[PDB]
RNA sequence: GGAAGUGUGGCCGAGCGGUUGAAGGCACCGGUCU
RNA sequence: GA
RNA sequence: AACCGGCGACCCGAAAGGGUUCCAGAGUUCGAAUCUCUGCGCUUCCGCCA
Repeated sequence: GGAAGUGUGGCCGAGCGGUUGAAGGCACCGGUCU
Repeated sequence: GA
Repeated sequence: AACCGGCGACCCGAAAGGGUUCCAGAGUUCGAAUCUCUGCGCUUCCGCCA
RNA backbone atom coordinates (compact mmCIF):
# COMPACT_ATOMS: atom_id res chain seq x y z
P G A 1 -0.83 3.65 3.63
O5' G A 1 -1.23 2.94 2.26
C5' G A 1 -0.67 3.36 1.02
C4' G A 1 -0.68 2.25 0.00
C3' G A 1 -1.92 1.37 0.00
O3' G A 1 -3.01 1.93 -0.70
C1' G A 1 0.00 0.00 0.00
P G A 2 -4.52 1.61 -0.23
O5' G A 2 -4.79 0.15 -0.80
C5' G A 2 -4.55 -0.15 -2.16
C4' G A 2 -4.71 -1.62 -2.41
C3' G A 2 -5.93 -2.26 -1.78
O3' G A 2 -7.13 -2.02 -2.50
C1' G A 2 -4.06 -3.59 -1.31
P A A 3 -8.37 -1.31 -1.75
O5' A A 3 -9.29 -2.52 -1.30
C5' A A 3 -8.81 -3.47 -0.36
C4' A A 3 -9.04 -4.88 -0.83
C3' A A 3 -10.23 -5.56 -0.17
O3' A A 3 -11.43 -5.28 -0.87
C1' A A 3 -8.32 -6.97 -0.04
P A A 4 -12.78 -5.01 -0.05
O5' A A 4 -13.38 -6.47 0.15
C5' A A 4 -14.06 -6.80 1.34
C4' A A 4 -13.58 -8.11 1.90
C3' A A 4 -13.91 -8.35 3.36
O3' A A 4 -15.24 -8.79 3.55
C1' A A 4 -11.64 -8.82 3.01
P G A 5 -16.31 -7.81 4.24
O5' G A 5 -16.03 -8.03 5.79
C5' G A 5 -15.86 -9.34 6.30
C4' G A 5 -15.03 -9.37 7.56
C3' G A 5 -15.38 -8.36 8.64
O3' G A 5 -16.56 -8.65 9.35
C1' G A 5 -13.04 -8.49 8.42
P U A 6 -17.44 -7.45 9.94
O5' U A 6 -16.53 -6.84 11.10
C5' U A 6 -16.02 -7.65 12.14
C4' U A 6 -15.01 -6.90 12.98
C3' U A 6 -15.49 -5.59 13.57
O3' U A 6 -16.30 -5.78 14.73
C1' U A 6 -13.35 -5.28 12.63
P G A 7 -17.50 -4.77 15.07
O5' G A 7 -16.79 -3.67 15.98
C5' G A 7 -15.85 -4.06 16.98
C4' G A 7 -15.07 -2.88 17.49
C3' G A 7 -15.94 -1.73 18.00
O3' G A 7 -15.34 -1.14 19.14
C1' G A 7 -14.57 -0.98 16.21
P U A 8 -15.90 -1.54 20.60
O5' U A 8 -17.45 -1.19 20.53
C5' U A 8 -17.88 0.13 20.29
C4' U A 8 -19.09 0.48 21.12
C3' U A 8 -18.98 0.41 22.63
O3' U A 8 -18.32 1.56 23.15
C1' U A 8 -21.04 -0.56 21.94
P G A 9 -17.17 1.47 24.27
O5' G A 9 -17.84 2.17 25.53
C5' G A 9 -18.15 3.56 25.52
C4' G A 9 -18.85 3.98 26.80
C3' G A 9 -18.30 3.36 28.09
O3' G A 9 -18.38 4.30 29.16
C1' G A 9 -20.60 2.88 27.88
P G A 10 -17.20 5.36 29.42
O5' G A 10 -16.05 4.52 30.12
C5' G A 10 -14.71 4.96 30.15
C4' G A 10 -13.92 4.15 31.14
C3' G A 10 -13.90 2.65 30.87
O3' G A 10 -12.84 2.30 30.00
C1' G A 10 -14.58 3.03 33.10
P C A 11 -13.08 1.34 28.74
O5' C A 11 -12.99 -0.12 29.36
C5' C A 11 -11.90 -0.48 30.19
C4' C A 11 -12.23 -1.70 31.02
C3' C A 11 -12.84 -2.87 30.27
O3' C A 11 -11.86 -3.69 29.66
C1' C A 11 -14.09 -2.43 32.22
P C A 12 -12.24 -4.61 28.40
O5' C A 12 -13.32 -5.61 29.00
C5' C A 12 -14.35 -6.18 28.21
C4' C A 12 -15.28 -6.99 29.09
C3' C A 12 -16.44 -7.66 28.38
O3' C A 12 -16.07 -8.85 27.72
C1' C A 12 -17.23 -6.58 30.33
P G A 13 -16.55 -9.11 26.21
O5' G A 13 -18.14 -9.15 26.30
C5' G A 13 -18.81 -10.06 27.16
C4' G A 13 -20.27 -9.71 27.27
C3' G A 13 -20.99 -9.49 25.96
O3' G A 13 -21.38 -10.73 25.39
C1' G A 13 -21.50 -7.72 27.44
P A A 14 -22.07 -10.81 23.96
O5' A A 14 -23.57 -10.38 24.25
C5' A A 14 -24.35 -9.74 23.27
C4' A A 14 -25.77 -9.58 23.76
C3' A A 14 -26.73 -8.95 22.76
O3' A A 14 -27.30 -9.91 21.89
C1' A A 14 -26.87 -7.79 24.81
P G A 15 -26.99 -9.90 20.32
O5' G A 15 -27.76 -8.61 19.80
C5' G A 15 -29.14 -8.44 20.10
C4' G A 15 -29.51 -6.98 20.07
C3' G A 15 -29.23 -6.25 18.76
O3' G A 15 -30.25 -6.44 17.80
C1' G A 15 -28.52 -4.94 20.62
P C A 16 -30.20 -7.66 16.75
O5' C A 16 -30.71 -7.00 15.40
C5' C A 16 -29.88 -6.13 14.64
C4' C A 16 -29.86 -6.56 13.20
C3' C A 16 -31.23 -6.70 12.55
O3' C A 16 -31.76 -5.46 12.11
C1' C A 16 -29.92 -8.62 12.07
P G A 17 -33.31 -5.36 11.70
O5' G A 17 -33.55 -3.81 11.41
C5' G A 17 -32.69 -2.83 11.97
C4' G A 17 -33.45 -1.59 12.39
C3' G A 17 -34.97 -1.74 12.56
O3' G A 17 -35.38 -0.95 13.67
C1' G A 17 -34.50 0.03 11.11
P G A 18 -35.90 -1.62 15.04
O5' G A 18 -36.35 -0.36 15.91
C5' G A 18 -35.47 0.72 16.14
C4' G A 18 -36.22 1.95 16.60
C3' G A 18 -37.17 1.76 17.77
O3' G A 18 -37.24 2.98 18.50
C1' G A 18 -38.39 2.46 15.88
P U A 19 -36.18 3.28 19.66
O5' U A 19 -36.87 2.60 20.93
C5' U A 19 -38.07 3.12 21.48
C4' U A 19 -38.32 2.55 22.86
C3' U A 19 -38.26 1.03 22.94
O3' U A 19 -37.84 0.65 24.26
C1' U A 19 -40.43 1.76 23.50
P U A 20 -36.42 -0.04 24.52
O5' U A 20 -35.35 1.00 23.94
C5' U A 20 -34.89 2.10 24.72
C4' U A 20 -33.59 2.65 24.16
C3' U A 20 -33.66 3.12 22.70
O3' U A 20 -32.76 4.20 22.51
C1' U A 20 -32.07 1.38 22.90
P G A 21 -33.08 5.65 23.12
O5' G A 21 -31.88 5.88 24.14
C5' G A 21 -30.54 5.92 23.69
C4' G A 21 -29.58 5.84 24.84
C3' G A 21 -29.71 6.97 25.85
O3' G A 21 -29.24 6.48 27.10
C1' G A 21 -27.57 7.05 24.90
P A A 22 -30.16 5.57 28.06
O5' A A 22 -29.87 4.07 27.60
C5' A A 22 -30.90 3.22 27.11
C4' A A 22 -30.33 1.99 26.46
C3' A A 22 -29.33 1.21 27.31
O3' A A 22 -29.97 0.38 28.24
C1' A A 22 -28.40 1.54 25.19
P A A 23 -29.28 0.10 29.65
O5' A A 23 -29.85 -1.33 30.04
C5' A A 23 -31.24 -1.60 29.90
C4' A A 23 -31.51 -3.08 29.84
C3' A A 23 -30.91 -3.90 30.96
O3' A A 23 -31.64 -3.82 32.16
C1' A A 23 -30.52 -4.99 28.91
P G A 24 -30.89 -3.69 33.58
O5' G A 24 -29.99 -5.00 33.69
C5' G A 24 -30.55 -6.31 33.73
C4' G A 24 -29.46 -7.32 33.62
C3' G A 24 -28.24 -7.05 34.49
O3' G A 24 -28.42 -7.43 35.84
C1' G A 24 -27.52 -7.52 32.32
P G A 25 -27.72 -6.60 37.02
O5' G A 25 -26.18 -6.99 36.92
C5' G A 25 -25.78 -8.35 36.96
C4' G A 25 -24.31 -8.53 36.71
C3' G A 25 -23.35 -7.66 37.50
O3' G A 25 -23.18 -8.12 38.83
C1' G A 25 -22.64 -7.77 35.25
P C A 26 -22.93 -7.11 40.04
O5' C A 26 -21.39 -6.70 39.88
C5' C A 26 -20.36 -7.67 39.97
C4' C A 26 -19.02 -7.13 39.53
C3' C A 26 -18.57 -5.82 40.17
O3' C A 26 -18.02 -5.97 41.48
C1' C A 26 -18.27 -5.68 37.84
P A A 27 -18.22 -4.82 42.59
O5' A A 27 -17.34 -3.60 42.06
C5' A A 27 -15.97 -3.77 41.74
C4' A A 27 -15.42 -2.58 41.00
C3' A A 27 -15.70 -1.23 41.64
O3' A A 27 -14.81 -0.94 42.70
C1' A A 27 -16.16 -1.11 39.33
P C A 28 -15.34 -0.23 44.03
O5' C A 28 -15.68 1.24 43.55
C5' C A 28 -14.66 2.06 43.00
C4' C A 28 -15.25 3.31 42.41
C3' C A 28 -16.26 4.04 43.28
O3' C A 28 -15.66 4.83 44.29
C1' C A 28 -17.13 3.82 41.12
P C A 29 -16.41 5.07 45.69
O5' C A 29 -17.65 5.99 45.32
C5' C A 29 -17.47 7.34 44.98
C4' C A 29 -18.80 8.04 44.80
C3' C A 29 -19.80 7.89 45.94
O3' C A 29 -19.54 8.72 47.05
C1' C A 29 -20.89 7.49 43.91
P G A 30 -19.86 8.18 48.53
O5' G A 30 -21.43 8.38 48.71
C5' G A 30 -22.04 9.61 48.39
C4' G A 30 -23.53 9.47 48.20
C3' G A 30 -24.29 8.68 49.25
O3' G A 30 -24.51 9.40 50.45
C1' G A 30 -25.04 8.06 47.12
P G A 31 -24.91 8.63 51.81
O5' G A 31 -26.31 7.93 51.51
C5' G A 31 -27.52 8.67 51.46
C4' G A 31 -28.72 7.77 51.28
C3' G A 31 -28.91 6.74 52.37
O3' G A 31 -29.55 7.26 53.51
C1' G A 31 -29.12 5.69 50.27
P U A 32 -29.28 6.57 54.94
O5' U A 32 -29.98 5.15 54.84
C5' U A 32 -31.39 5.02 54.76
C4' U A 32 -31.80 3.57 54.73
C3' U A 32 -31.23 2.69 55.84
O3' U A 32 -31.91 2.82 57.07
C1' U A 32 -31.02 1.57 53.78
P C A 33 -31.08 2.88 58.44
O5' C A 33 -30.51 1.41 58.61
C5' C A 33 -31.40 0.32 58.76
C4' C A 33 -30.66 -0.98 58.74
C3' C A 33 -29.46 -1.12 59.67
O3' C A 33 -29.88 -1.44 60.98
C1' C A 33 -28.92 -1.98 57.52
P U A 34 -29.32 -0.67 62.27
O5' U A 34 -27.88 -1.30 62.48
C5' U A 34 -27.71 -2.70 62.54
C4' U A 34 -27.51 -3.15 63.96
C3' U A 34 -26.29 -2.54 64.67
O3' U A 34 -26.52 -2.51 66.09
C1' U A 34 -26.03 -4.87 64.48
P G B 1 -20.61 -3.29 67.56
O5' G B 1 -20.19 -4.00 66.19
C5' G B 1 -19.04 -3.59 65.45
C4' G B 1 -19.15 -4.05 64.01
C3' G B 1 -20.24 -3.38 63.21
O3' G B 1 -19.89 -3.43 61.83
C1' G B 1 -20.74 -5.67 63.41
P A B 2 -20.05 -2.15 60.88
O5' A B 2 -19.22 -2.59 59.58
C5' A B 2 -17.80 -2.53 59.56
C4' A B 2 -17.18 -3.77 58.95
C3' A B 2 -17.70 -4.23 57.60
O3' A B 2 -17.18 -3.49 56.50
C1' A B 2 -17.50 -6.08 59.04
P A C 1 -19.33 -6.26 50.22
O5' A C 1 -20.50 -7.33 50.17
C5' A C 1 -20.24 -8.68 49.82
C4' A C 1 -21.41 -9.55 50.19
C3' A C 1 -22.76 -9.13 49.61
O3' A C 1 -22.92 -9.59 48.28
C1' A C 1 -23.00 -9.53 51.91
P A C 2 -23.77 -8.75 47.20
O5' A C 2 -25.21 -8.67 47.84
C5' A C 2 -26.00 -9.83 48.04
C4' A C 2 -27.27 -9.49 48.77
C3' A C 2 -28.11 -8.40 48.12
O3' A C 2 -28.96 -8.92 47.13
C1' A C 2 -27.83 -7.91 50.41
P C C 3 -29.14 -8.14 45.74
O5' C C 3 -30.19 -7.00 46.10
C5' C C 3 -31.45 -7.33 46.65
C4' C C 3 -32.09 -6.13 47.30
C3' C C 3 -32.15 -4.87 46.46
O3' C C 3 -33.22 -4.86 45.54
C1' C C 3 -31.37 -4.35 48.64
P C C 4 -33.07 -4.12 44.12
O5' C C 4 -33.22 -2.56 44.46
C5' C C 4 -34.41 -2.03 45.02
C4' C C 4 -34.24 -0.56 45.34
C3' C C 4 -33.60 0.30 44.25
O3' C C 4 -34.48 0.62 43.18
C1' C C 4 -32.59 0.81 46.32
P G C 5 -33.92 0.69 41.66
O5' G C 5 -33.22 2.11 41.58
C5' G C 5 -33.98 3.28 41.85
C4' G C 5 -33.09 4.47 42.07
C3' G C 5 -32.05 4.72 40.99
O3' G C 5 -32.57 5.31 39.81
C1' G C 5 -31.05 4.94 43.12
P G C 6 -31.88 5.01 38.39
O5' G C 6 -30.52 5.85 38.42
C5' G C 6 -30.53 7.26 38.58
C4' G C 6 -29.20 7.79 39.03
C3' G C 6 -28.07 7.73 38.02
O3' G C 6 -28.11 8.81 37.11
C1' G C 6 -27.30 6.94 40.10
P C C 7 -27.62 8.63 35.59
O5' C C 7 -26.05 8.36 35.69
C5' C C 7 -25.17 9.29 36.29
C4' C C 7 -23.80 8.68 36.47
C3' C C 7 -23.23 8.03 35.22
O3' C C 7 -22.46 8.96 34.50
C1' C C 7 -23.12 6.50 37.03
P G C 8 -22.61 9.11 32.92
O5' G C 8 -21.32 9.95 32.54
C5' G C 8 -20.05 9.60 33.07
C4' G C 8 -19.00 9.64 31.99
C3' G C 8 -18.81 10.98 31.30
O3' G C 8 -17.96 11.87 32.03
C1' G C 8 -19.04 9.29 29.67
P A C 9 -18.14 13.46 31.93
O5' A C 9 -17.72 13.81 30.44
C5' A C 9 -16.42 13.51 29.98
C4' A C 9 -16.32 13.74 28.49
C3' A C 9 -16.76 15.11 28.00
O3' A C 9 -15.77 16.10 28.19
C1' A C 9 -17.72 13.44 26.64
P C C 10 -16.18 17.62 28.51
O5' C C 10 -16.75 18.16 27.12
C5' C C 10 -15.92 18.23 25.97
C4' C C 10 -16.76 18.42 24.73
C3' C C 10 -17.72 19.60 24.75
O3' C C 10 -17.09 20.85 24.52
C1' C C 10 -18.85 17.69 23.95
P C C 11 -17.66 22.18 25.23
O5' C C 11 -18.91 22.57 24.34
C5' C C 11 -18.78 22.67 22.93
C4' C C 11 -20.12 22.84 22.29
C3' C C 11 -21.08 23.80 22.98
O3' C C 11 -20.79 25.17 22.72
C1' C C 11 -22.23 21.83 22.46
P C C 12 -21.20 26.30 23.78
O5' C C 12 -22.79 26.32 23.74
C5' C C 12 -23.49 26.58 22.53
C4' C C 12 -24.98 26.52 22.74
C3' C C 12 -25.50 27.32 23.91
O3' C C 12 -25.60 28.71 23.65
C1' C C 12 -26.50 25.18 23.93
P G C 13 -25.29 29.77 24.81
O5' G C 13 -26.49 29.55 25.83
C5' G C 13 -27.83 29.81 25.44
C4' G C 13 -28.80 29.42 26.53
C3' G C 13 -28.41 29.86 27.94
O3' G C 13 -28.67 31.22 28.20
C1' G C 13 -29.09 27.60 27.99
P A C 14 -27.58 32.09 28.99
O5' A C 14 -27.75 31.60 30.49
C5' A C 14 -26.96 32.13 31.53
C4' A C 14 -27.73 32.11 32.81
C3' A C 14 -28.36 30.77 33.15
O3' A C 14 -27.45 29.92 33.80
C1' A C 14 -29.98 32.46 33.35
P A C 15 -27.38 28.36 33.44
O5' A C 15 -28.72 27.77 34.09
C5' A C 15 -28.84 27.70 35.50
C4' A C 15 -30.29 27.59 35.91
C3' A C 15 -31.00 26.30 35.52
O3' A C 15 -30.80 25.26 36.47
C1' A C 15 -32.31 28.16 34.88
P A C 16 -30.77 23.70 36.05
O5' A C 16 -32.26 23.35 35.57
C5' A C 16 -33.28 23.04 36.50
C4' A C 16 -34.65 23.06 35.87
C3' A C 16 -34.90 22.06 34.74
O3' A C 16 -35.29 20.77 35.18
C1' A C 16 -35.53 24.21 34.01
P G C 17 -34.34 19.47 34.97
O5' G C 17 -34.30 19.22 33.40
C5' G C 17 -35.46 19.11 32.62
C4' G C 17 -35.35 19.97 31.39
C3' G C 17 -34.67 19.39 30.16
O3' G C 17 -35.50 18.51 29.43
C1' G C 17 -33.88 21.57 30.51
P G C 18 -34.84 17.38 28.50
O5' G C 18 -34.31 18.18 27.24
C5' G C 18 -35.23 18.78 26.35
C4' G C 18 -34.51 19.55 25.27
C3' G C 18 -33.53 18.76 24.42
O3' G C 18 -34.15 17.96 23.42
C1' G C 18 -32.52 20.77 25.08
P G C 19 -33.44 16.59 22.93
O5' G C 19 -32.16 17.08 22.11
C5' G C 19 -32.33 17.84 20.93
C4' G C 19 -31.01 18.27 20.34
C3' G C 19 -30.04 17.17 19.98
O3' G C 19 -30.34 16.54 18.74
C1' G C 19 -28.89 18.84 21.16
P U C 20 -30.02 14.98 18.51
O5' U C 20 -28.45 14.96 18.26
C5' U C 20 -27.85 15.81 17.28
C4' U C 20 -26.35 15.81 17.43
C3' U C 20 -25.69 14.44 17.47
O3' U C 20 -25.49 13.89 16.18
C1' U C 20 -24.86 15.74 19.24
P U C 21 -25.74 12.33 15.90
O5' U C 21 -24.66 11.58 16.80
C5' U C 21 -23.34 11.41 16.33
C4' U C 21 -22.35 11.16 17.44
C3' U C 21 -22.41 9.81 18.14
O3' U C 21 -21.92 8.74 17.35
C1' U C 21 -22.12 11.51 19.74
P C C 22 -22.72 7.35 17.25
O5' C C 22 -22.42 6.63 18.65
C5' C C 22 -21.08 6.49 19.12
C4' C C 22 -20.72 5.05 19.40
C3' C C 22 -20.91 4.11 18.22
O3' C C 22 -19.96 3.05 18.29
C1' C C 22 -22.33 3.44 20.00
P C C 23 -19.00 2.72 17.03
O5' C C 23 -17.81 3.78 17.15
C5' C C 23 -16.95 3.83 18.29
C4' C C 23 -15.78 4.72 17.99
C3' C C 23 -16.12 5.99 17.21
O3' C C 23 -16.45 7.08 18.05
C1' C C 23 -14.38 4.82 16.10
P A C 24 -17.68 8.05 17.70
O5' A C 24 -17.13 8.95 16.50
C5' A C 24 -16.10 9.89 16.72
C4' A C 24 -15.77 10.66 15.46
C3' A C 24 -16.95 11.13 14.62
O3' A C 24 -17.54 12.32 15.11
C1' A C 24 -15.36 10.12 13.22
P G C 25 -19.10 12.61 14.86
O5' G C 25 -19.23 12.94 13.30
C5' G C 25 -18.63 14.09 12.72
C4' G C 25 -18.54 13.99 11.21
C3' G C 25 -19.85 13.87 10.45
O3' G C 25 -20.54 15.10 10.30
C1' G C 25 -18.31 12.31 9.60
P A C 26 -22.10 15.10 9.89
O5' A C 26 -22.11 14.54 8.39
C5' A C 26 -21.68 15.34 7.30
C4' A C 26 -21.76 14.59 6.00
C3' A C 26 -23.13 14.07 5.60
O3' A C 26 -24.02 15.05 5.10
C1' A C 26 -21.57 12.36 5.30
P G C 27 -25.59 14.94 5.45
O5' G C 27 -26.10 13.71 4.57
C5' G C 27 -25.99 13.71 3.15
C4' G C 27 -26.12 12.33 2.55
C3' G C 27 -27.49 11.66 2.62
O3' G C 27 -28.39 12.13 1.62
C1' G C 27 -25.82 10.10 3.24
P U C 28 -29.97 12.09 1.88
O5' U C 28 -30.33 10.55 1.90
C5' U C 28 -30.20 9.76 0.74
C4' U C 28 -30.75 8.37 0.94
C3' U C 28 -32.07 8.23 1.66
O3' U C 28 -33.19 8.47 0.81
C1' U C 28 -30.52 6.71 2.60
P U C 29 -34.30 9.57 1.20
O5' U C 29 -35.14 8.86 2.35
C5' U C 29 -35.65 7.56 2.16
C4' U C 29 -35.95 6.87 3.46
C3' U C 29 -36.84 7.61 4.44
O3' U C 29 -38.19 7.71 4.06
C1' U C 29 -35.03 6.74 5.62
P C C 30 -38.79 9.17 3.75
O5' C C 30 -39.56 9.56 5.10
C5' C C 30 -39.52 10.89 5.61
C4' C C 30 -39.92 10.94 7.07
C3' C C 30 -38.85 10.51 8.07
O3' C C 30 -37.94 11.55 8.38
C1' C C 30 -40.89 9.45 8.60
P G C 31 -36.37 11.23 8.33
O5' G C 31 -36.17 10.23 9.57
C5' G C 31 -36.53 10.60 10.89
C4' G C 31 -36.46 9.45 11.86
C3' G C 31 -35.18 8.62 11.86
O3' G C 31 -34.13 9.25 12.56
C1' G C 31 -37.08 7.20 12.00
P A C 32 -32.59 8.98 12.18
O5' A C 32 -32.42 7.42 12.44
C5' A C 32 -32.49 6.87 13.76
C4' A C 32 -31.40 5.86 13.99
C3' A C 32 -29.99 6.43 14.01
O3' A C 32 -29.18 5.63 14.87
C1' A C 32 -30.18 4.90 12.22
P A C 33 -29.08 5.95 16.45
O5' A C 33 -27.83 5.08 16.90
C5' A C 33 -26.52 5.44 16.53
C4' A C 33 -25.63 4.24 16.56
C3' A C 33 -25.97 3.19 15.51
O3' A C 33 -25.15 3.34 14.36
C1' A C 33 -25.98 2.21 17.67
P U C 34 -25.71 3.14 12.86
O5' U C 34 -26.36 1.69 12.88
C5' U C 34 -25.54 0.54 13.07
C4' U C 34 -26.34 -0.73 12.98
C3' U C 34 -27.16 -0.89 11.70
O3' U C 34 -27.06 -2.23 11.24
C1' U C 34 -28.58 -1.07 13.58
P C C 35 -26.02 -2.56 10.06
O5' C C 35 -26.73 -1.96 8.76
C5' C C 35 -27.48 -2.79 7.87
C4' C C 35 -27.85 -2.03 6.62
C3' C C 35 -26.71 -1.34 5.90
O3' C C 35 -26.00 -2.20 5.03
C1' C C 35 -28.48 0.19 6.20
P U C 36 -24.40 -2.07 4.84
O5' U C 36 -24.26 -0.86 3.82
C5' U C 36 -24.94 -0.88 2.58
C4' U C 36 -24.71 0.39 1.81
C3' U C 36 -23.29 0.92 1.86
O3' U C 36 -22.46 0.31 0.90
C1' U C 36 -24.81 2.67 2.36
P C C 37 -20.88 0.18 1.16
O5' C C 37 -20.35 1.68 1.02
C5' C C 37 -20.52 2.38 -0.19
C4' C C 37 -20.19 3.84 -0.05
C3' C C 37 -18.83 4.16 0.55
O3' C C 37 -17.76 4.05 -0.38
C1' C C 37 -20.47 5.51 1.57
P U C 38 -16.28 3.69 0.13
O5' U C 38 -15.79 5.06 0.78
C5' U C 38 -15.57 6.20 -0.03
C4' U C 38 -15.15 7.39 0.80
C3' U C 38 -14.02 7.14 1.79
O3' U C 38 -12.73 7.18 1.21
C1' U C 38 -15.78 8.24 2.89
P G C 39 -11.55 6.25 1.77
O5' G C 39 -11.10 6.94 3.14
C5' G C 39 -10.66 8.29 3.18
C4' G C 39 -10.76 8.87 4.57
C3' G C 39 -9.94 8.21 5.66
O3' G C 39 -8.58 8.62 5.63
C1' G C 39 -12.12 8.63 6.46
P C C 40 -7.41 7.68 6.22
O5' C C 40 -7.75 7.58 7.77
C5' C C 40 -7.61 8.71 8.62
C4' C C 40 -7.94 8.36 10.05
C3' C C 40 -7.28 7.11 10.58
O3' C C 40 -5.93 7.30 10.96
C1' C C 40 -9.55 7.05 11.15
P G C 41 -4.95 6.03 10.95
O5' G C 41 -5.48 5.11 12.12
C5' G C 41 -5.16 5.38 13.48
C4' G C 41 -5.75 4.33 14.39
C3' G C 41 -5.26 2.91 14.19
O3' G C 41 -3.99 2.66 14.76
C1' G C 41 -7.61 2.91 14.41
P C C 42 -3.04 1.53 14.13
O5' C C 42 -3.82 0.17 14.38
C5' C C 42 -3.78 -0.47 15.64
C4' C C 42 -4.86 -1.52 15.77
C3' C C 42 -4.61 -2.84 15.06
O3' C C 42 -3.73 -3.71 15.75
C1' C C 42 -6.82 -2.12 14.65
P U C 43 -2.73 -4.67 14.95
O5' U C 43 -3.64 -5.88 14.45
C5' U C 43 -4.12 -6.86 15.35
C4' U C 43 -5.10 -7.79 14.68
C3' U C 43 -4.57 -8.55 13.47
O3' U C 43 -3.82 -9.70 13.83
C1' U C 43 -6.64 -7.56 12.92
P U C 44 -2.37 -9.97 13.18
O5' U C 44 -2.67 -11.03 12.03
C5' U C 44 -3.47 -12.18 12.29
C4' U C 44 -4.33 -12.52 11.10
C3' U C 44 -3.61 -12.62 9.76
O3' U C 44 -2.92 -13.84 9.55
C1' U C 44 -5.54 -11.29 9.50
P C C 45 -1.47 -13.85 8.85
O5' C C 45 -1.80 -13.77 7.29
C5' C C 45 -2.54 -14.80 6.64
C4' C C 45 -3.15 -14.31 5.35
C3' C C 45 -2.18 -13.72 4.33
O3' C C 45 -1.45 -14.68 3.58
C1' C C 45 -3.99 -12.24 4.59
P C C 46 0.14 -14.51 3.38
O5' C C 46 0.28 -13.47 2.18
C5' C C 46 -0.24 -13.77 0.89
C4' C C 46 -0.66 -12.52 0.15
C3' C C 46 0.46 -11.60 -0.31
O3' C C 46 1.09 -12.06 -1.51
C1' C C 46 -1.24 -10.31 0.71
P G C 47 2.69 -12.17 -1.60
O5' G C 47 3.16 -10.69 -1.97
C5' G C 47 2.66 -10.06 -3.14
C4' G C 47 2.60 -8.56 -2.98
C3' G C 47 3.86 -7.88 -2.47
O3' G C 47 4.90 -7.78 -3.42
C1' G C 47 2.02 -7.01 -1.31
P C C 48 6.42 -7.94 -2.93
O5' C C 48 6.75 -6.52 -2.27
C5' C C 48 6.36 -5.30 -2.89
C4' C C 48 6.49 -4.15 -1.92
C3' C C 48 7.84 -4.04 -1.22
O3' C C 48 8.81 -3.40 -2.02
C1' C C 48 6.12 -3.90 0.39
P C C 49 10.17 -4.15 -2.40
O5' C C 49 11.00 -4.14 -1.04
C5' C C 49 11.17 -2.93 -0.29
C4' C C 49 11.78 -3.21 1.06
C3' C C 49 12.91 -4.22 1.07
O3' C C 49 14.16 -3.67 0.69
C1' C C 49 11.39 -4.70 2.83
P A C 50 15.12 -4.47 -0.31
O5' A C 50 15.59 -5.75 0.53
C5' A C 50 16.40 -5.61 1.68
C4' A C 50 16.66 -6.96 2.31
C3' A C 50 17.06 -8.07 1.35
O3' A C 50 18.42 -8.02 0.94
C1' A C 50 15.41 -8.87 2.85

Background: Shown are 86 nucleotides from a PDB entry: RNA (tRNA Ser (88-MER)) from Escherichia coli K-12. The PDB entry is titled "Crystal structure of CmoM from E. coli complexed with sinefungin and cellularly expressed tRNA Ser". An Rfam search finds the family "tRNA" in it. It is annotated as a transfer RNA. About the family: Transfer RNA (tRNA) molecules are approximately 80 nucleotides in length. Their secondary structure includes four short double-helical elements and three loops (D, anti-codon, and T loops). Further hydrogen bonds mediate the characteristic L-shaped molecular structure. tRNAs have two regions of fundamental functional importance: the anti-codon, which is responsible for specific mRNA codon recognition, and the 3' end, to which the tRNAs corresponding amino acid is attached (by aminoacyl-tRNA synthetases). tRNAs cope with the degeneracy of the genetic code in two manners: having more than one tRNA (with a specific anti-codon) for a particular amino acid; and 'wobble' base-pairing, i.e. permitting non-standard base-pairing at the 3rd anti-codon position. Crystallisation conditions: 0.04 M Magnesium acetate tetrahydrate, 0.05 M Sodium cacodylate trihydrate pH 6.0, 30% v/v (+/-)-2-Methyl-2,4-pentanediol. The structure was determined by X-ray crystallography at 2.22 angstrom resolution and released in 2023. The entry also models magnesium ions. The work is reported in "Structural basis for the selective methylation of 5-carboxymethoxyuridine in tRNA modification" (Yoo et al., Nucleic Acids Res., 2023).